[PDB]
Context: bound to proteins that are not shown
RNA sequence: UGAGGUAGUAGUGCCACUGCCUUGC
Numbered sequence: 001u002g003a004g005g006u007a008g009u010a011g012u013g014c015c016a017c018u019g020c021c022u023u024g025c
Base pairs, nucleotide, nucleotide: 005021006019008017009016
C1' cells in the first nucleotide's frame, strides 16, 4: 500500500468501514 461494480455493519442525503474479485504500464 489505490479508483469503480457486489452482500453486510451500530448510531440515524444520514457514509465511514468491512468478505471476495475484473481493474491500479
An RNA with a sequence from Homo sapiens: 25 nucleotides with solved positions. The sample was in a buffer at pH 7.8. Keywords: Polymerase, uridylation, RNA maturation and turnover control, RNA. Entry title: Structure of human terminal uridylyltransferase 7 (hTUT7/ZCCHC6) bound with pre-let7g miRNA and UTPalphaS. Method: electron microscopy, resolution 3.76 angstroms. The entry became public in 2024. Protein in the same entry: Terminal uridylyltransferase 7.